[PDB]
Context: one part of a larger RNA, bound to proteins that are not shown
RNA sequence: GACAGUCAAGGGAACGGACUUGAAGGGCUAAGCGGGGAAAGAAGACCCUGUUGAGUUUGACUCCAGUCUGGCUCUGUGCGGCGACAUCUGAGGUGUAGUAUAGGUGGAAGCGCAAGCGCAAAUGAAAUACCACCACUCGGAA
RNA sequence: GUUGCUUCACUUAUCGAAUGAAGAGACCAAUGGGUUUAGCGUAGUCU
RNA sequence: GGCUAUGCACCGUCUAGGUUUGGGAGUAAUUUUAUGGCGG
RNA sequence: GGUGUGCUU
RNA sequence: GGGCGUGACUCGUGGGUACCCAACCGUGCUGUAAACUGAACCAACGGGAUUGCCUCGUGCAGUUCCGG
RNA sequence: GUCUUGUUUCGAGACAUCUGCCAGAUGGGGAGUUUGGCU
RNA sequence: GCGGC
RNA sequence: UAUCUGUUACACGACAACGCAGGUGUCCUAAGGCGAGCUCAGUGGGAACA
RNA sequence: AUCUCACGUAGAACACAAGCGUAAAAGCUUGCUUGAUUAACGAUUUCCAGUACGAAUCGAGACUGCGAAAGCAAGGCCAGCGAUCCUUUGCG
RNA sequence: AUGAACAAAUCAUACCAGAGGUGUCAGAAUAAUUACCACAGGGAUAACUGGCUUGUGGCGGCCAAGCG
RNA sequence: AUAGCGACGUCGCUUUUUGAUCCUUCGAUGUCGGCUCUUCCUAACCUAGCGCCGCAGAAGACGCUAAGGGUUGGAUUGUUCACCCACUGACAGGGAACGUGAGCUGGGUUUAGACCGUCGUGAGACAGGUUGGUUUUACCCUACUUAGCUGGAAAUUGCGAGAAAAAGA
Numbered sequence: 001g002a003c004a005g006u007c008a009a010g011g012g013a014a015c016g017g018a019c020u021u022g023a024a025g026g027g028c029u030a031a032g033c034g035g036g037g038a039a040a041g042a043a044g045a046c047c048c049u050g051u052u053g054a055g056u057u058u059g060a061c062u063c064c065a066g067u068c069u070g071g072c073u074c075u076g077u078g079c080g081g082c083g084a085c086a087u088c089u090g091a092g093g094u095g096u097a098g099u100a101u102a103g104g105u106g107g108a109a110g111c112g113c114a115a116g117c118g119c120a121a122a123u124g125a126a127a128u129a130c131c132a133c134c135a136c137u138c139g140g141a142a
Numbered sequence: 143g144u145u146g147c148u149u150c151a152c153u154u155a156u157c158g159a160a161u162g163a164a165g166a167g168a169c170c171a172a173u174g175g176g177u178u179u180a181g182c183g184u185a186g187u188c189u
Numbered sequence: 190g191g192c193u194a195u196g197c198a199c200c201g202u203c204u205a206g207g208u209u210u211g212g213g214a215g216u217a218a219u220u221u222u223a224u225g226g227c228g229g
Numbered sequence: 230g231g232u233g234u235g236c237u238u
Numbered sequence: 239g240g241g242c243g244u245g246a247c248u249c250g251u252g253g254g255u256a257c258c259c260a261a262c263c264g265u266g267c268u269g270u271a272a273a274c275u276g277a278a279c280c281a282a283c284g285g286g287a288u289u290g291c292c293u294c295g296u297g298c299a300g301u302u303c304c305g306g
Numbered sequence: 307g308u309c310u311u312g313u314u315u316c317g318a319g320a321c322a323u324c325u326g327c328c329a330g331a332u333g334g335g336g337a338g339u340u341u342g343g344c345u
Numbered sequence: 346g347c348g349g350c
Numbered sequence: 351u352a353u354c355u356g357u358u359a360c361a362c363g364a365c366a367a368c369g370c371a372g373g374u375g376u377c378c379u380a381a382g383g384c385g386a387g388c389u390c391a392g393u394g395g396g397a398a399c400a
Numbered sequence: 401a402u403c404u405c406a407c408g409u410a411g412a413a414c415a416c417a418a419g420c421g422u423a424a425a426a427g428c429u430u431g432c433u434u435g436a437u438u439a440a441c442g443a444u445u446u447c448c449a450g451u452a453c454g455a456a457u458c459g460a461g462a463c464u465g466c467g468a469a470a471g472c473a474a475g476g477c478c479a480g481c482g483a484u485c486c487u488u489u490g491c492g
Numbered sequence: 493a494u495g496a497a498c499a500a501a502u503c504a505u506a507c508c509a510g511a512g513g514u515g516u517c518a519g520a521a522u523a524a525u526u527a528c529c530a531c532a533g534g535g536a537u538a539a540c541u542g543g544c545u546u547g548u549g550g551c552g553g554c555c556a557a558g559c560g
Numbered sequence: 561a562u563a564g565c566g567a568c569g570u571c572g573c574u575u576u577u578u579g580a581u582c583c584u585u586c587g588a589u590g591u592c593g594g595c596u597c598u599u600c601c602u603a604a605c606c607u608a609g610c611g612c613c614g615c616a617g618a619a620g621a622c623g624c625u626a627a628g629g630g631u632u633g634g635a636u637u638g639u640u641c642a643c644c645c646a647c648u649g650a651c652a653g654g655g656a657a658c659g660u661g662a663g664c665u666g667g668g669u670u671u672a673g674a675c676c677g678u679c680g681u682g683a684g685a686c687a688g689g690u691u692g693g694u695u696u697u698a699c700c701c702u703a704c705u706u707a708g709c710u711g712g713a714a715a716u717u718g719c720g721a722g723a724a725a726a727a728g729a
Stems, first nucleotide, its partner, number of pairs: 003017001006023005026710005032704001035702003039697002047534004052530002054526004060339005066332007076152003080148003084144002087141002090138001156318005166310001168308001182196005188190001213263001234243002237240001283305007342351003352374001354372004375517001376415001377476002382433007390411001392407001397402001413422002416480001419478001437462002441459006451518001464473003486512005493505003542583001543581001545579001592667001593665003597659001598656005605630003608625004632646003636642001673691001675689002677686003
């Protein structure tokens, strides 16, 4: 390394080795040269496309580590204090108008030793003895 | 009486360091240990 | 007749040489090396 | 300082 | 080999193993602290007890604490 | 210089550091992905 | 490619 | 890029260009609805104010 | 200025771009009103693949408004808009 | 209407009709840079090169108000 | 009205033109300028031929014909161009793939290093500047250049017969 392989002009994926039309060309050769064969070289490092990558960046988009900060734990003991908290005593309330026991809601009409305050009369801007209990500024410790 | 807030002192956890784990604290009595004890009240009882 | 619990001062149980300092009564043979020393 | 005699297992 | 006296001194020159230093205690403070000034080194006991012995005074031989 | 309830010795100490959790910030240190169409 | 739709 | 009118665009329709010209992503309880009444832009002349 | 009457084919207005369109109006003024609503949504047109969507057209059922009435109105013509999932309200 | 062993109330879901919206508007949830760059390819597509375009930029003709 | 052109103007043809176009090339047509060398064209720069004027000699002046021959050496620039220097009869204008890198060169484009300016938050960007920075292969075919050899006339074949021959005729 397709085959190849002389030129000019034409046309042609528009600068042909083959087509068209001309012009050269017998063959085979050795040394050269570097004009051409858009000669060789590596699926163009330029460019663009890809719903391709990788590198790097960053106040792209999701994140992760690291650091920080608290919180919780790790975590025991006694001391005292600041304030809460519900558990306890006082005065757990006594004046106008009911002689009187009122924030005063609400089980219940008698029980009982008692005997009276009541179930029911009897009050103002507020209704009681067999009492479950949410009825309270404070006082003291637990 | 719990709970937070909190400083006060602990130390025993935890922490750090050192060390070949090479000398730590204790005269001494409220210091606690219970001190096998001895009593005082205040008590509680196996009753 | 077992007792304990609390509390407090109780019981004393938890120990000596830890030195120093200091008040009263006690207190030296000993390690010396010449010390110029009486001596008959 | 030197030195001198009778000494003995 | 292994042990003695005596008879004089040189001479810097006197005389014997003695003294004359001032630690038994109590209370009170309350504590480990006996050590270098231009290159030294420090490491395996003293005593008392226990058993016998040359024994019980003295001791030779295992052992125990003491304190350093 | 005899016993030690007895820490190896100190120092800090229920605080820490950091044991473990979660939480919030921060976080190109890092990771993953992306960075339209026209012409 | 900005630009722009 | 989703859209609207003209033009492109050629007498049905369709018809393209970082093709031209312009608009849109709204605004109105009336700028909706209805009935009635009226006739607008302009102009041609006229009235204290004018 | 406005009241005057002429002549006045839109040379204006119609929410806006532009184009159509309209003169006893579709513009102007006033009135009374919510049909700019529910629509059993039925069909269709444009885009089209004859698929959405968006906007329109012809309807039906109410309930209605405006009109004496016939009729007119389910916005302002025709640009002005949005799937699956999720969120959200209504619906009983 | 369902929540499926039954029952109840909430809670959720379902059917239904709308709204929150996808402007890249039949609707992915998005910044760079590479000359250190790599790959797949593309003359569908630039620099390049071959042309083509004849107006630009630079040349020329007749006719000159008159210049001269 | 032209020695020559100039108002106003226009009209043909022009590429070493300003850009487009996207037609060829993206499994590579290797980048400007030079060096070197050859060619080609005339729209003639020089010489060459007359021509023609206010061309007496001198000397210029306009013009036509001719591509035949000729058209330099330097300084600065990578340059093309430009500019001067100086010679010259004058130092004309072009093509050849902006002739020409398997010919040279490597100065400019020229990437990887680096610096600077502006830009950018940054990585980096600049068709801004600066410096340093591969240049492979002909041993193949033709082209050319010289150097040989050998066939050959139905250009290797038919016997295929044509003589710038004859002379006679």